Context: one part of a larger RNA, bound to proteins that are not shown
Molecule: 23S ribosomal RNA, nucleotides 2131 to 3036
Organism: Thermococcus kodakarensis
RNA sequence: UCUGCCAGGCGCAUAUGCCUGGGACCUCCGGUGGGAAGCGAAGACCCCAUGGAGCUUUACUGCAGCCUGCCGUUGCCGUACGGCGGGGGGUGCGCAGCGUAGGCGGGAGGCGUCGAAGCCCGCCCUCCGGGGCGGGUGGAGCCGCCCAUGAGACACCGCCCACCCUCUGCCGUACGGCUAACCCGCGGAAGCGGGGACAGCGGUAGGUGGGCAGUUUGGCUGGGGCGGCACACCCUCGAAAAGGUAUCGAGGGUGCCCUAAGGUCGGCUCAGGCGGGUCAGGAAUCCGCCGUAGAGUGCAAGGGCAAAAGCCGGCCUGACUGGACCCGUAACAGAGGCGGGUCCAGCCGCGAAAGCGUGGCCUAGCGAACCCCUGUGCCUCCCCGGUGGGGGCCAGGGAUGACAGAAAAGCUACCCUGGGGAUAACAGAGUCGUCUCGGGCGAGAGCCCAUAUCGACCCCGAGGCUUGCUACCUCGCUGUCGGCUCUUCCCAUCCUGGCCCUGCAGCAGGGGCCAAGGGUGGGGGUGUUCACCCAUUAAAGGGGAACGUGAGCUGGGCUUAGACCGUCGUGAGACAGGUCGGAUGCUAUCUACCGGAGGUGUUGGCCGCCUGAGGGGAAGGCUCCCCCAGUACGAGAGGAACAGGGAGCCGCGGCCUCUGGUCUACCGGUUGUCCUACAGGGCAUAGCCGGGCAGCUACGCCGCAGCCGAUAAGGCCUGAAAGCAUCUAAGGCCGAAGCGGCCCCCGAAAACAGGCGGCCAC
RNA sequence: CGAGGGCCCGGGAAGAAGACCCGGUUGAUGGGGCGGGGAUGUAAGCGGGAAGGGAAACCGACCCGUUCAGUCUGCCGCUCCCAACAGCCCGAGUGCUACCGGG
Numbered sequence: 001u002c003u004g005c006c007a008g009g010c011g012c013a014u015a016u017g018c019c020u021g022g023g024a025c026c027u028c029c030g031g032u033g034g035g036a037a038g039c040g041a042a043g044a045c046c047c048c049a050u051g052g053a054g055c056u057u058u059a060c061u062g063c064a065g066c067c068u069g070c071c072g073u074u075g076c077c078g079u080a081c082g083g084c085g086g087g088g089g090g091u092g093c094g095c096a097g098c099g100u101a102g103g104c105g106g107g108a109g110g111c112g113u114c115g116a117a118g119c120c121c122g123c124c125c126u127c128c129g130g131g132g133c134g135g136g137u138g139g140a141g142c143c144g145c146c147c148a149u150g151a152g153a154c155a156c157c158g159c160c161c162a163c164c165c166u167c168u169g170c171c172g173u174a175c176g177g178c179u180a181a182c183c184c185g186c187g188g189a190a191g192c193g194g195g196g197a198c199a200g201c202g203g204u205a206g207g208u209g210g211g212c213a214g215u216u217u218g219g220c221u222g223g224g225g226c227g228g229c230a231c232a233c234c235c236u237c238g239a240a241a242a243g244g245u246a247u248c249g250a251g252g253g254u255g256c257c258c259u260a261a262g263g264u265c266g267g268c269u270c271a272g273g274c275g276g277g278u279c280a281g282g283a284a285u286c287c288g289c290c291g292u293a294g295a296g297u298g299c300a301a302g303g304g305c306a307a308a309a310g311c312c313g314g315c316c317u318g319a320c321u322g323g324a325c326c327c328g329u330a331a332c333a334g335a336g337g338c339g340g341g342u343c344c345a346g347c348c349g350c351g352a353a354a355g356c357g358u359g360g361c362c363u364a365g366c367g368a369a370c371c372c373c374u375g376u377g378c379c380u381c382c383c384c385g386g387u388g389g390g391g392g393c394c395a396g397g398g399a400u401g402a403c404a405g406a407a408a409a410g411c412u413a414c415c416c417u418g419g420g421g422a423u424a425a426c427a428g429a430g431u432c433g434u435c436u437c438g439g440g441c442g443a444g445a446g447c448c449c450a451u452a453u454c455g456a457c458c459c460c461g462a463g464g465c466u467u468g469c470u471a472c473c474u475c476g477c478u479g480u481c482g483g484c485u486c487u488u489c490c491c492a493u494c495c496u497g498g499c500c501c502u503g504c505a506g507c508a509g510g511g512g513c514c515a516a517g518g519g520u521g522g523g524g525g526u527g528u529u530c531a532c533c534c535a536u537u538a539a540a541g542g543g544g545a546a547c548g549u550g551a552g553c554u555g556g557g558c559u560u561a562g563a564c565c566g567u568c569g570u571g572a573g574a575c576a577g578g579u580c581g582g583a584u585g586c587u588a589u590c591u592a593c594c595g596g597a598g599g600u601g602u603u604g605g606c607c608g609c610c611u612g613a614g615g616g617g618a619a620g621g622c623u624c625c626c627c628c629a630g631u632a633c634g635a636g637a638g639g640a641a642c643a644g645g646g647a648g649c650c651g652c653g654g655c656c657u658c659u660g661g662u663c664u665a666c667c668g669g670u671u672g673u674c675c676u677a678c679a680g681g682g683c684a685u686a687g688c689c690g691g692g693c694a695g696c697u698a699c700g701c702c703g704c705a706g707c708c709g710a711u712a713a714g715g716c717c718u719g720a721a722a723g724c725a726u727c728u729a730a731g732g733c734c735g736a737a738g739c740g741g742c743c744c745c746c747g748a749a750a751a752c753a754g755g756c757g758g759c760c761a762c
Numbered sequence: 763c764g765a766g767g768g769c770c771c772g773g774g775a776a777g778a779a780g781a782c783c784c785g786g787u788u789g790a791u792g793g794g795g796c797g798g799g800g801a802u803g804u805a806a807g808c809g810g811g812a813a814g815g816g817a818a819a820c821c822g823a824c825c826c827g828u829u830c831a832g833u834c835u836g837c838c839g840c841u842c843c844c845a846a847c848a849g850c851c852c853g854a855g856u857g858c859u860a861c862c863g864g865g
Base pairs, nucleotide, nucleotide: 002017005022006021007020008019009018025599026598027597028596029595030594031593032592034591035590036589038586039585046420047419048418049417051416052415053412054411055410056409059215060214061213062212063211065208066207067206068205069204070203071202072201073200075178076177077176078175079174080173081172082171083170084169087167088165090164092161102160103159104158105157106156109143110142111141120135121134122133124132125131182195183194184193185192186191218231219229220228227248232254233253234252235251236250237249255403256298257360258359262316263315264314265313266312267311268310270294272290273289274288275287276286296305297304299365301363302362303361318347320346321345322344323343324342325341326340327339328338329337348357349356350355371398372397373396374395375394377393378392379391380390381389428472430469431468433467435463436462437461438460439459440458444454445453480557481556482554483553484552486548487545488544489543490542491541494519495518496517497514498513499512500511501510502509522534523533524532562580563579564578565577566575567574568573604760605759606758607757608756609755610754614746615745616744617743620650621649622648623647624646625645626644633638651704652703653702654701655700659698660697661696662695666691667690668689669688670687671684672683673682674681675680693836706742707741708740709739714734715733716732717731766852767851768850769849770786771785772784773783774782791845792844793843794841795840796839797838798837799835800834801833802832807828808827809826810825811824814821815820
């Protein structure tokens, strides 16, 4: 989409259409809305996408704005300070010591009418260490080759170093002032006043900078997130006696270290125990014996190893250069990089020699492209040749642990787009650990006595009504809790009926059996379910039906957008924390049900009266009082029952004599206004108020059986198996608010689709 | 031709449409008239009073009498005074085989 009945089932797990059964003559009207996981709308969950948007910041990268330096516009008069450039003054206790050895290259002689010994004044210097210098008293003197000291001469020729200075030659920086550029104000303009080489303008360089932009913010995952790494490697188990084999499978380790723990040669043999000797065990040293490794190995685990691969020593650097082939990571069956194995040459080591040696007894200890660094020998850069500098080939290093390698923080409850039942909340399916309800056995408790009652420890179960686990169904099916209303089912029974045992005197209590016909209510706080409390009561049981029931109601809670408190957060914000407020749509297509009509059939048509197969029923259920009786029982206190008499509550079906309510028929009273006033009327909810017959109604009244039959649990008779006994195995007799009938309602479409009487046609 | 039934007409005790019930001149179905019962509460008009006012006449809310009145009656009875008239529509009729039970 076409269609459109039920029960139990099969089935991607709740079927109008399938399997097996049960029902169903067809059409129409009016109504209620159970189902069609009904129609519509969007109204707010969760996950995914190397999808977006808005917001935040001490996420990444950038742009304006702001601070500041230098160049230009940018001129004139002065001072100061920092520095180059030339000299020049003054200026050198490592340490003693005639004593400031500054150092050195030439320098043993150097200087001296080229006029100085010794002594005064003072600018000047300085570790005032201690002399130098102006003049002048003077008319011929002082250093070392010589001492020593870590370096020797303040005896001559020269340059240095550790401070600062007189000057120009030169470069700068800051401070002061000026006016003529530029700026600001007054001006119609010419000009005046104020500021001023600053500012402003242009160029460039650094900082600050969510003010403004573009982006990123990983993956695995018994949903996702927090957590962890199963995101690169090695060993044992898993793993199924070839190979291969996964899980947020079990048990553990590595992200090194070592010039020896590497190569080779030689020699030797360990742990522990016992017997002797020290002695607190003796931790270790001394002696002998036994001792298949019970030791050690550079480090995990497994494997290997004894004239050793272990221990003790010697000599060495093969932990090398140039190159081939093969195996593994990655079976079978593809691979960049990374490990590893077998060798050829070269140069070497050990060893007497043969032989071994390309790191570590074997298996872990690590890394692309582009770019840069280093080594080494060669090729190359635009017509040619040179120089500096570039590019290339080979080798070794610098890192990406998200480890076959992006440069990288968050919120959304204002949120959007595309999808997902590949994946949560949610009901359903499965399961039953947990939950609800039980059982077996027998330690014991119960004065003694397992079993009146209770019953440990340990073992065996049912249900699917609690919660979990899983992820098979649905991602716009309905996404809701509670309440009100209405119907139905189960029994694992709270009361009502009937029985059994008792640690049952009676009254009451415990425990258990049969029975689901009827009943199980009213209130307070709380959104509550539940739980708690109150007064009554015969008792005031518990569950299922898509946690029955929103095309039936409600909307208190919960789960959008607004707002406040606390806490967390730099912040934007958040809280399975609290609080106030916060949308509820439908004309019924099919079926279903409640009632009401029209046809056909029932073998000719019609009128009337009956039968009564089948279906429905709760038509009734329960309590109290009187008497039995202060009796039985019982020491007393207290305290029943069979029969017999009455009344009421709940439920059901009817009626209006009585009583109440209504009575927009009717009768009266009265306010305001209009028809002129009287009288009669309209309007203002019937204007309002009072009464009210018929009718409808309840708050009124009438009615609602206990008997017969077969049974359940149970109580008995007879009676064997089993000469007895025994309620049972065959047989009998009794015995419940329960089952069937009597009774009430529907009922010739009851497919044997009826019977009777009468009328008409044929 | 045709038993019977329906439309139609006057009405409820029945009713959402349909259906149901009563009657239709061999008549009390509805209305009218006249009588019973009932609901309200004593009509209009007329007359007499009225606290008081006004020379007087007269005004005057309300009261009394006529007056269990007047009004109404989705109840009852009697009475043919009016209308239940006049019409119109459906509508049964068959044959074969085996006969049955009787000709």